[PDB]
RNA sequence: GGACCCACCACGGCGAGGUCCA
Numbered sequence: 001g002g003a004c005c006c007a008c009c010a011c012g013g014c015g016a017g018g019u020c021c022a
Stems, first nucleotide, its partner, number of pairs: 001021005006015001008013001
Other pairs, nucleotide, nucleotide, family: 006016tHS009012tWS015016cHS
């Protein structure tokens, strides 16, 4: 750099974080 899960949430969006590939 970014997928999945999982929670918060005005259900429009995110982050407390883990894990996984360089």